[PDB]
Primary citation: Zhang et al., Nat Commun (2016), "Structures and stabilization of kinetoplastid-specific split rRNAs revealed by comparing leishmanial and human ribosomes". An RNA structure (LSU-beta, nucleotides 1 to 542; LSU-alpha, nucleotides 1535 to 1782) from Leishmania donovani, in which 601 nucleotides are resolved.
Context: one part of a larger RNA, bound to proteins that are not shown
């Protein structure tokens, strides 16, 4: 003075609660509008569509009695006729899933097309078919 | 060949059973008109045919350079580029075209552009400011080019063997006289144009016609299959849109409890 | 201040019951 | 001279029912924000457009612990503008990362070798 | 602790989602913080960063 495996002492600053929203932020307020990221359960189902559901969380939006006209609707229904309604088929009905069969004209040959248009779908009790491993 | 075993899904039979019965979930045909298509877009009345695209075309430019930012500077962008580039326009896919006109305004090229235009320069009368002459550049003018620059693209009158039309003659004229196409169309005054077709009736629709008040070729013409919360007009289903209206329903108005405003 | 105890407090579905709590009671000339 | 006809309506806690949210949540943590609301006790004057006994009210006490987590101590990005230097009547302007200021002398570090 | 080889091109800021980053569960540790708290049986268990004596070796 360098290496290697232990031991010896030391390990200094700032944040650190809470909140991230049908009340904690901005909207003049605890406003049905707005705001990045992370974790994401069971069924039915192609399903983070949609309906209920165990854990978690909530019953807080002022309420009560209640059958009047009028009126809003994330609420329905109607004989006969069917768009005669109205500027207009506006809004509403309509139409539908999944399977097989079938589908004009036009066409830049890709489409067109889920064209159009027929059928089939339920529960239950068997049948067949579609494979992994051993030796 | 022989033992043992998971997780599914499709197909086919017998039987039996429908009140056709959550949720979610495309109406569909025949056709003009636009814009090729997916996008963008008037936050808080216009989502459209508007703008954008791919495509076409033209113009500048070789770097001490063309566009261009700056109050200046050895300032700055395009440009970390380098003509298959980078700037400015115009047009809007694709197909099939993109006629005629340089007189006009405009952009530009010469040089054969000797006219004109300032300051500076040089001479001269005068004692001297002053004054006079001459030289004197782009530009202007003269001369060309250039319409995928801005733009435009006519009248009158006779004439074919019924009649009607007028291929054909003449005539005025222009820079050039709308060419191919197109169409009462989002452009057509008249005008609810005429003729066909749609209906019981059609100012509405489609096909046609064209002497087109005022279509027309990248100011782009004419098609155009897929496309579209885009304008329009029939058929079908299909319905309370309607003939003609009725009956429920939650939550209001409605009575109460608290609370408790404004318009005017 | 008149309008006035009036318009209204109407999205997110909803709350019921019993025992205790508490001045909020089962309050009577 | 009974009870209904003479104190009506409403609060919270606990247990029960009965629903709702429905895992893109009235579930669990975070940035931007905001900054004590968080938590405990006592309170109901006014505020939580009805209502409280409840609260994110008020009041009074108390709560955030880091050799490893976030940052900086220490990266580079689009990109700023201090020096410089040049402009401007004036710097309160303009260059300042295409490998990098500035007509521009901006290195304080020491290989090897004499101590 | 002189002599002068190499080294062009000043200082510094910009990321709390890029780059970098050596730690974990378990609790009876709470009215409220925690990969923050706990003490010889640390409930324990490990990483690493800087200096340092020792003993092995150079």
């Nucleotide at each position: 003075c360098c290496c290697a495996a232990c031991u010896g002492c030391a390990g200094a600053c700032c944040g650190u609660a809470c909140u991230c929203a049908u009340c904690a932020c901005c909207g003049c307020a605890u406003c049905a509008g707005g705001u990045c990221c992370c974790c994401a359960a069971g069924c039915a189902u192609a399903g983070a569509a949609u309906g209920c559901u165990c854990u978690g969380g909530u019953a807080c939006a002022u309420a009560g009695a209640g059958a009047a006209a009028g009126g809003u609707a994330c609420a329905c229904u109607c004989a006969g006729g069917g768009a005669a309604g109205u500027c207009g088929g506006c809004a509403a009905a309509a139409u539908a899933g999944a399977u097989g069969c079938g589908u004009a004209a036009g066409u830049u040959c890709g489409c067109a097309a889920g064209a159009a248009g027929c059928a089939u779908u339920g529960g239950c009790u068997c049948u067949g078919a579609g494979g992994g491993c051993a030796a | 060949u022989u033992g043992c075993c998971a997780a599914c899904u499709c197909a086919g039979a017998a039987c039996u059973g429908c009140u056709u019965a959550c949720g979610g979930c495309g109406g569909g045909g025949a056709a003009u008109c636009c814009a090729a298509c997916u996008g963008u877009a008037u936050a808080a009345u216009u989502a459209a045919a508007a703008c954008a695209u791919a495509g076409g075309u033209u113009u500048g430019u070789g770097a001490u350079g063309c566009a261009u930012c700056c109050a200046a500077g050895u300032g700055g962008u395009g440009u970390a580029u380098a003509u298959c580039g980078c700037a400015a326009a115009c047009u809007g896919a694709u197909u099939u075209c993109u006629g005629c006109c340089c007189a006009g305004u405009g952009c530009u090229c010469u040089g054969a552009a000797u006219g004109u235009c300032a300051a500076c320069g040089u001479g001269a009368c005068g004692a001297g400011a002053u004054u006079c002459a001459c030289c004197g550049a782009c530009g202007c003018g003269c001369g060309g080019g250039u319409a995928a620059a801005c733009g435009g693209c006519g009248g009158g009158a006779g004439u074919a063997a019924c009649u009607a039309u007028g291929a054909c003659u003449c005539u005025c004229u222009u820079a050039a006289g709308g060419u191919a196409g197109c169409c009462a169309a989002a452009u057509g005054c008249c005008u609810c144009g005429u003729c066909u077709u749609c209906c019981a009736a059609u100012u509405a629709g489609a096909g046609a016609c064209g002497c087109g008040c005022a279509u027309g070729a990248a100011u782009g013409g004419a098609u155009u299959a897929a496309u579209g919360a885009g304008a329009u007009u029939c058929c079908c289903u299909c319905u309370g849109u309607c003939c003609c209206g009725a009956g429920u329903u939650a939550c209001u108005a409605u009575c109460u409890a608290g609370c408790g405003a404004a318009a005017c | 201040u008149g309008g006035c105890g009036u318009a209204g407090c109407a999205a997110a579905g909803a709350u019921c019951u019993a025992a205790c709590g508490g001045a909020g009671a089962u309050a009577u000339a | 001279c009974a009870a209904c006809a003479u104190g009506c309506a409403a609060c919270g806690u606990u247990g029960g029912a009965u629903a709702c949210u429905g895992g893109a949540g009235c579930g669990g943590g975070g940035a931007a924000g905001g900054a004590u609301u968080u938590c405990g006790u006592g309170c109901c004057a006014a505020c939580g457009g009805c209502a409280c006994u409840c609260g994110u009210a008020c009041a009074c006490g108390a709560g955030u612990u880091g050799u490893u987590c976030g940052g900086a101590a220490a990266c580079u990005g689009a990109g700023c503008a201090c020096a410089a230097c040049g402009u401007u009547a004036u710097a309160u302007c303009g260059u300042u990362u295409u490998g990098u200021u500035a007509g521009g002398a901006a290195a304080g570090u020491g290989a090897a070798g004499g101590u | 602790a002189c002599u002068g080889a190499a080294a062009a091109g000043g200082g510094g800021c910009a990321a709390c989602a890029g780059a970098g980053a050596a730690c974990c569960u378990g609790g009876g540790a709470u009215u409220a913080u925690a990969u923050u708290c706990c003490a010889a049986a640390a409930a324990g268990a490990a990483a690493u960063u800087g200096c340092a004596u020792g003993u092995g070796g150079g």
It was solved by cryo-electron microscopy to 2.9 angstrom. An Rfam search finds the family "Eukaryotic large subunit ribosomal RNA" in it. For this family Rfam cites "The comparative RNA web (CRW) site: an online database of comparative sequence and structure information for ribosomal, intron, and other RNAs" (Cannone et al., BMC Bioinformatics, 2002). Clan: LSU clan. The family has 88 seed sequences and 107,465 matches in Rfam 15.1. It comes from the structure "CryoEM structure of the Leishmania donovani 80S ribosome at 2.9 Angstrom resolution". The source organism's lineage runs through Eukaryota, Kinetoplastea, Metakinetoplastina, Leishmania and Leishmania donovani species complex.